[PDB]
RNA sequence: GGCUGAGUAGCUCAAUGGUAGAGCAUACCGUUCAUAACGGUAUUGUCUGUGUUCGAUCCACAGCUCAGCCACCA
Numbered sequence: 001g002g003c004u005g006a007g008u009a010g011c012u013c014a015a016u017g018g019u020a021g022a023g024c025a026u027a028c029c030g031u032u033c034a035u036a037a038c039g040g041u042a043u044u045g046u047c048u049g050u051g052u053u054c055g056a057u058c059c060a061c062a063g064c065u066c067a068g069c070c071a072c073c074a
Stems, first nucleotide, its partner, number of pairs: 001070001003068001005066001007064001010024004026042005047063005
Other pairs, nucleotide, nucleotide, family: 004067cWW006065cWW008014tWH008020tWS009010cHS009022tHH015046tWW017053tWS017055tWS018054cWS021045tWH031037tWS032034tHS052056tWH053055tHS
């Protein structure tokens, strides 16, 4: 120098132009004659920036970082 993939909550994972979710790890409550199980809830929010569209986790460009093979390798 050339081209491609990529990350969403503490942790692990879904969601493709239209709500931003699930499970788990604490905690509170409920259920029960009582305990353990079970059930419900609470947060911790799309790698960063910019742009296109009524509308962007989603499309376009740049960068962070990860990854693919490249270019040079006098």